[PDB]
C1' cells in the first nucleotide's frame, strides 16, 4: 500500500 | 466519509 473488523468523531457516508 | 486499534495480504 490493499482488504477486513472494532471504537470514537462529523449527520451519513 | 475522517482518525486510531487490531487481523490479514
Nucleotide at each position: 500500500g490493499g482488504c477486513g473488523u472494532u471504537g470514537c468523531c462529523g449527520g451519513u457516508c | 466519509g475522517g482518525c486510531a486499534a487490531c487481523g490479514c495480504c